[PDB]
RNA sequence: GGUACUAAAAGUCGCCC
RNA sequence: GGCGUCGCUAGUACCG
Ligand code: AM2
Repeated sequence: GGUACUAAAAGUCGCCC
Repeated sequence: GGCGUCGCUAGUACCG
RNA backbone atom coordinates (compact mmCIF):
# COMPACT_ATOMS: atom_id res chain seq x y z
O5' G A 1 -0.78 2.80 2.38
C5' G A 1 -0.68 3.34 1.06
C4' G A 1 -0.67 2.26 0.00
C3' G A 1 -1.90 1.37 0.00
O3' G A 1 -2.98 1.93 -0.75
C1' G A 1 0.00 0.00 0.00
P G A 2 -4.48 1.64 -0.29
O5' G A 2 -4.77 0.11 -0.68
C5' G A 2 -4.70 -0.33 -2.02
C4' G A 2 -4.93 -1.82 -2.09
C3' G A 2 -6.12 -2.31 -1.30
O3' G A 2 -7.35 -2.09 -1.99
C1' G A 2 -4.28 -3.66 -0.79
P U A 3 -8.70 -1.78 -1.18
O5' U A 3 -9.08 -3.17 -0.50
C5' U A 3 -9.36 -4.32 -1.32
C4' U A 3 -9.32 -5.57 -0.46
C3' U A 3 -10.32 -5.61 0.69
O3' U A 3 -11.60 -5.97 0.24
C1' U A 3 -8.17 -6.24 1.45
P A A 4 -12.89 -5.51 1.08
O5' A A 4 -12.90 -6.45 2.37
C5' A A 4 -13.14 -7.82 2.24
C4' A A 4 -13.13 -8.46 3.61
C3' A A 4 -13.97 -7.73 4.63
O3' A A 4 -15.36 -8.09 4.51
C1' A A 4 -11.87 -8.15 5.55
P C A 5 -16.49 -7.09 4.96
O5' C A 5 -16.55 -7.10 6.54
C5' C A 5 -16.90 -8.29 7.22
C4' C A 5 -16.51 -8.16 8.68
C3' C A 5 -17.05 -6.94 9.40
O3' C A 5 -18.42 -7.12 9.79
C1' C A 5 -14.79 -7.15 9.85
P U A 6 -19.38 -5.89 9.90
O5' U A 6 -18.77 -5.06 11.12
C5' U A 6 -18.73 -5.64 12.43
C4' U A 6 -18.05 -4.72 13.41
C3' U A 6 -18.46 -3.25 13.40
O3' U A 6 -19.69 -3.03 14.11
C1' U A 6 -16.11 -3.42 13.42
P A A 7 -20.63 -1.87 13.67
O5' A A 7 -19.85 -0.62 14.31
C5' A A 7 -19.61 -0.55 15.70
C4' A A 7 -18.69 0.63 16.01
C3' A A 7 -19.10 2.00 15.51
O3' A A 7 -20.01 2.62 16.43
C1' A A 7 -16.84 1.65 14.95
P A A 8 -20.97 3.79 15.96
O5' A A 8 -20.05 5.08 16.32
C5' A A 8 -20.64 6.28 16.75
C4' A A 8 -19.63 7.37 17.05
C3' A A 8 -18.37 7.39 16.20
O3' A A 8 -18.14 8.73 15.93
C1' A A 8 -17.74 7.64 18.39
P A A 9 -18.59 9.48 14.61
O5' A A 9 -17.36 9.13 13.62
C5' A A 9 -16.16 9.92 13.59
C4' A A 9 -15.23 9.45 12.49
C3' A A 9 -16.00 9.36 11.18
O3' A A 9 -15.95 10.56 10.51
C1' A A 9 -14.99 7.30 11.64
P A A 10 -17.13 11.00 9.53
O5' A A 10 -16.87 12.54 9.30
C5' A A 10 -16.67 13.40 10.44
C4' A A 10 -15.66 14.49 10.13
C3' A A 10 -16.02 15.38 8.96
O3' A A 10 -16.84 16.37 9.42
C1' A A 10 -13.75 14.77 8.76
P G A 11 -18.23 16.72 8.74
O5' G A 11 -17.73 17.04 7.27
C5' G A 11 -18.53 16.72 6.22
C4' G A 11 -17.65 16.33 5.06
C3' G A 11 -18.53 15.93 3.91
O3' G A 11 -18.82 17.07 3.11
C1' G A 11 -17.08 14.18 4.44
P U A 12 -20.33 17.17 2.53
O5' U A 12 -20.56 15.95 1.52
C5' U A 12 -19.69 15.77 0.39
C4' U A 12 -20.04 14.46 -0.28
C3' U A 12 -21.52 14.32 -0.56
O3' U A 12 -21.87 15.08 -1.72
C1' U A 12 -20.77 12.34 0.48
P C A 13 -23.26 15.87 -1.79
O5' C A 13 -24.32 14.74 -2.19
C5' C A 13 -24.24 14.19 -3.51
C4' C A 13 -25.04 12.90 -3.49
C3' C A 13 -26.48 13.01 -2.98
O3' C A 13 -27.34 13.52 -4.00
C1' C A 13 -25.41 11.14 -2.02
P G A 14 -28.72 14.24 -3.56
O5' G A 14 -29.72 13.07 -3.20
C5' G A 14 -30.09 12.13 -4.21
C4' G A 14 -30.78 10.95 -3.56
C3' G A 14 -31.96 11.31 -2.67
O3' G A 14 -33.11 11.51 -3.44
C1' G A 14 -30.60 9.72 -1.59
P C A 15 -34.35 12.44 -2.93
O5' C A 15 -35.01 11.57 -1.76
C5' C A 15 -35.56 10.30 -2.08
C4' C A 15 -35.93 9.57 -0.80
C3' C A 15 -36.72 10.38 0.21
O3' C A 15 -38.11 10.45 -0.11
C1' C A 15 -34.95 9.25 1.31
P C A 16 -38.99 11.70 0.42
O5' C A 16 -39.10 11.33 1.96
C5' C A 16 -39.90 10.22 2.33
C4' C A 16 -39.71 9.98 3.80
C3' C A 16 -40.15 11.12 4.71
O3' C A 16 -41.52 11.05 5.01
C1' C A 16 -38.01 10.39 5.37
P C A 17 -42.20 12.35 5.61
O5' C A 17 -41.52 12.54 7.06
C5' C A 17 -41.86 11.73 8.17
C4' C A 17 -41.40 12.35 9.48
C3' C A 17 -41.84 13.80 9.72
O3' C A 17 -43.19 13.86 10.19
C1' C A 17 -39.56 13.59 10.29
O5' G B 1 -28.96 16.30 15.77
C5' G B 1 -29.93 16.36 14.73
C4' G B 1 -31.11 15.42 14.92
C3' G B 1 -30.89 14.03 14.35
O3' G B 1 -30.20 13.14 15.29
C1' G B 1 -32.97 14.94 13.54
P G B 2 -29.42 11.83 14.74
O5' G B 2 -30.61 11.00 14.11
C5' G B 2 -31.57 10.41 14.93
C4' G B 2 -32.47 9.59 14.03
C3' G B 2 -31.75 8.67 13.07
O3' G B 2 -31.36 7.44 13.67
C1' G B 2 -33.36 9.88 11.85
P C B 3 -30.02 6.70 13.18
O5' C B 3 -30.50 6.05 11.81
C5' C B 3 -31.57 5.12 11.82
C4' C B 3 -31.91 4.70 10.41
C3' C B 3 -30.76 4.23 9.52
O3' C B 3 -30.29 2.82 9.74
C1' C B 3 -32.11 5.87 8.38
P G B 4 -28.72 2.58 9.48
O5' G B 4 -28.60 2.48 7.89
C5' G B 4 -29.30 1.49 7.23
C4' G B 4 -29.30 1.82 5.76
C3' G B 4 -27.96 1.97 5.07
O3' G B 4 -27.35 0.72 4.71
C1' G B 4 -29.47 3.72 4.42
P U B 5 -25.75 0.65 4.55
O5' U B 5 -25.47 1.54 3.21
C5' U B 5 -25.90 1.12 1.99
C4' U B 5 -25.41 2.07 0.91
C3' U B 5 -23.92 2.34 0.82
O3' U B 5 -23.23 1.25 0.22
C1' U B 5 -25.11 4.31 0.52
P C B 6 -21.84 0.76 0.78
O5' C B 6 -20.78 1.85 0.27
C5' C B 6 -20.59 1.97 -1.11
C4' C B 6 -20.00 3.31 -1.43
C3' C B 6 -18.71 3.65 -0.70
O3' C B 6 -17.56 3.12 -1.25
C1' C B 6 -20.16 5.49 -0.66
P G B 7 -16.24 2.83 -0.37
O5' G B 7 -15.69 4.29 -0.08
C5' G B 7 -15.20 5.14 -1.13
C4' G B 7 -14.91 6.52 -0.56
C3' G B 7 -13.85 6.53 0.53
O3' G B 7 -12.55 6.60 -0.03
C1' G B 7 -15.69 7.79 1.21
P C B 8 -11.31 6.04 0.79
O5' C B 8 -11.07 7.05 2.00
C5' C B 8 -10.62 8.37 1.74
C4' C B 8 -10.64 9.18 3.01
C3' C B 8 -9.95 8.53 4.18
O3' C B 8 -8.52 8.70 4.11
C1' C B 8 -12.00 9.40 4.88
P U B 9 -7.57 7.56 4.62
O5' U B 9 -7.85 7.50 6.20
C5' U B 9 -7.54 8.69 6.94
C4' U B 9 -8.11 8.57 8.33
C3' U B 9 -7.67 7.35 9.12
O3' U B 9 -6.36 7.48 9.70
C1' U B 9 -10.01 7.69 9.36
P A B 10 -5.55 6.21 10.20
O5' A B 10 -6.30 5.68 11.51
C5' A B 10 -6.40 6.39 12.71
C4' A B 10 -7.29 5.64 13.69
C3' A B 10 -6.90 4.20 13.98
O3' A B 10 -5.86 4.08 14.95
C1' A B 10 -9.18 4.27 13.53
P G B 11 -4.90 2.80 14.90
O5' G B 11 -5.73 1.55 15.42
C5' G B 11 -6.24 1.57 16.75
C4' G B 11 -7.13 0.40 17.04
C3' G B 11 -6.63 -0.96 16.59
O3' G B 11 -5.74 -1.58 17.54
C1' G B 11 -8.85 -0.68 15.90
P U B 12 -4.55 -2.50 16.96
O5' U B 12 -5.17 -3.87 16.46
C5' U B 12 -5.84 -4.68 17.40
C4' U B 12 -6.69 -5.68 16.65
C3' U B 12 -5.94 -6.47 15.60
O3' U B 12 -5.22 -7.55 16.17
C1' U B 12 -7.97 -5.67 14.71
P A B 13 -3.93 -8.09 15.41
O5' A B 13 -4.46 -8.82 14.09
C5' A B 13 -5.27 -9.95 14.22
C4' A B 13 -5.82 -10.39 12.87
C3' A B 13 -4.83 -10.57 11.74
O3' A B 13 -4.14 -11.83 11.83
C1' A B 13 -6.64 -9.33 10.97
P C B 14 -2.68 -12.01 11.20
O5' C B 14 -2.89 -12.23 9.65
C5' C B 14 -3.60 -13.36 9.20
C4' C B 14 -4.07 -13.16 7.77
C3' C B 14 -3.01 -12.83 6.74
O3' C B 14 -2.28 -13.98 6.33
C1' C B 14 -4.84 -11.41 6.43
P C B 15 -0.77 -13.85 5.75
O5' C B 15 -0.91 -13.11 4.35
C5' C B 15 -1.68 -13.71 3.32
C4' C B 15 -1.78 -12.76 2.16
C3' C B 15 -0.45 -12.17 1.72
O3' C B 15 0.28 -13.03 0.88
C1' C B 15 -2.04 -10.44 1.89
P G B 16 1.87 -12.78 0.75
O5' G B 16 2.04 -11.43 -0.07
C5' G B 16 1.64 -11.37 -1.42
C4' G B 16 1.83 -9.97 -1.96
C3' G B 16 3.28 -9.48 -1.95
O3' G B 16 4.03 -9.98 -3.08
C1' G B 16 1.85 -7.83 -1.05
C1 AM2 C 1 -5.80 0.90 8.03
C2 AM2 C 1 -6.97 0.82 9.04
C3 AM2 C 1 -8.20 0.12 8.35
C4 AM2 C 1 -8.54 1.00 7.12
C5 AM2 C 1 -7.32 1.08 6.10
C6 AM2 C 1 -7.65 1.96 4.86
C7 AM2 C 1 -8.88 1.32 4.17
C8 AM2 C 1 -10.05 1.22 5.22
C9 AM2 C 1 -8.33 2.40 1.85
O1 AM2 C 1 -6.17 1.64 6.81
O2 AM2 C 1 -9.67 0.43 6.42
N1 AM2 C 1 -6.56 0.04 10.23
N2 AM2 C 1 -9.30 2.14 2.97
O3 AM2 C 1 -7.92 3.28 5.32
O4 AM2 C 1 -11.17 0.58 4.64
O5 AM2 C 1 -5.34 -0.40 7.63
C10 AM2 C 1 -12.35 0.93 5.35
C11 AM2 C 1 -13.33 -0.23 5.45
C12 AM2 C 1 -13.85 -0.66 4.05
C13 AM2 C 1 -14.50 0.59 3.39
C14 AM2 C 1 -13.41 1.71 3.28
C15 AM2 C 1 -13.95 2.99 2.70
O6 AM2 C 1 -12.98 2.05 4.65
N3 AM2 C 1 -15.01 0.18 2.03
O7 AM2 C 1 -12.64 -1.32 6.10
O8 AM2 C 1 -14.84 -1.68 4.24
O9 AM2 C 1 -15.20 3.31 3.21
C16 AM2 C 1 -3.96 -0.44 7.26
C17 AM2 C 1 -3.10 -0.90 8.49
C18 AM2 C 1 -1.59 -0.95 8.06
C19 AM2 C 1 -1.42 -1.96 6.91
C20 AM2 C 1 -2.28 -1.49 5.67
C21 AM2 C 1 -3.80 -1.42 6.11
N4 AM2 C 1 -0.02 -2.01 6.53
N5 AM2 C 1 -4.64 -0.96 4.98
O10 AM2 C 1 -3.25 0.05 9.58
O11 AM2 C 1 -0.81 -1.38 9.14

Notes
Keywords: Aminoglycoside antibiotics, Apramycin, Ribosomal decoding site, A site, Homo sapiens, RNA duplex, RNA. Shown are 33 nucleotides from a PDB entry: RNA. Released in 2007, the model rests on X-ray diffraction data to a resolution of 1.51 angstrom. Crystallisation conditions: 0.05M MES BUFFER, 15-20% MPD, 0.02-0.04M MAGNESIUM ACETATE, pH 5.6, VAPOR DIFFUSION, HANGING DROP, temperature 298K.